The RNA (sgRNA) with a sequence from Campylobacter jejuni, together with DNA, has 129 modelled nucleotides. Yamada et al. published it in Mol. Cell in 2017: "Crystal Structure of the Minimal Cas9 from Campylobacter jejuni Reveals the Molecular Diversity in the CRISPR-Cas9 Systems". Crystallisation conditions: 12.0-14.5% PEG 2000, 0.4M ammonium acetate. It was solved by X-ray crystallography to 2.3 A. The entry is indexed under CRISPR-Cas9, RNA, DNA, Complex, Nuclease, HYDROLASE-RNA-DNA complex. It was solved together with CRISPR-associated endonuclease Cas9.
Context: bound to proteins that are not shown
RNA sequence: GGAAAUUAGGUGCGCUUGGCGUUUUAGUCCCUGAAAAGGGACUAAAAUAAAGAGUUUGCGGGACUCUGCGGGGUUACAAUCCCCUAAAACCGC
DNA sequence: CTGTTTCTGCCAAGCGCACCTAATTTCC
DNA sequence: AGAAACAG
Numbered sequence: 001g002g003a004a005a006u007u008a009g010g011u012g013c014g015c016u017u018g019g020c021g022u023u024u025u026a027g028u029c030c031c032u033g034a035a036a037a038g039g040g041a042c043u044a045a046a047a048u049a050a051a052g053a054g055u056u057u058g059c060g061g062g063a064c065u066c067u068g069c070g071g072g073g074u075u076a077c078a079a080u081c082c083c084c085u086a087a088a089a090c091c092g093c
Numbered sequence: 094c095t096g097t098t099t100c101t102g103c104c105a106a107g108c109g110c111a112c113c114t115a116a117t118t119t120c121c
Numbered sequence: 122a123g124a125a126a127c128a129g
Stems, first nucleotide, its partner, number of pairs: 001121020021048012051067004058093004070084004094129008
Other pairs, nucleotide, nucleotide, family: 033035tHS033036tHS049068tWS050068tHS054087cWS055088cWH056089cWH057059cHS057090cHH062089cWW062090cWS064088cWS065086cWS074078tWH074079tWH
C1' cells in the first nucleotide's frame, strides 16, 4: 500500500420536514395632522426562482408525481448536444 | 472612457447513503 | 463572487 471487521469523531451527497424573511392584498390596534399626507406594532391570506414534463392504464384529472441554481462525457472550446436523470398510487369513463 | 463603492437570503431537526480521520483485531 | 450603481 491492499481485503475484511469493530468503536468514536468528522466531511460530502441525498431525502423528509419545521420556522423565519421578503413582495402583494387586506384586516386588527395605536399615533401625528384642520385637511392633505401619512406612520408604527400586530394578524390573516396569496406568492416565494422563469417555466415545464410524465407513466403506472386506453383516455382524462389533481384533492398525483417529477424536472427546474450540481456534476460528468464530448472538444480549435465546453456548452443549450449526450449521460447521471424517474416511477407508482388514487379519482372519473 | 476610467475609478470606486455598494450590495448579495437564513437557521433548525432528523433520516439515509458514500467516504474521511483516530484507535483496535485477522490476513496479503 | 459578481452585477451595477455611483463617481469622476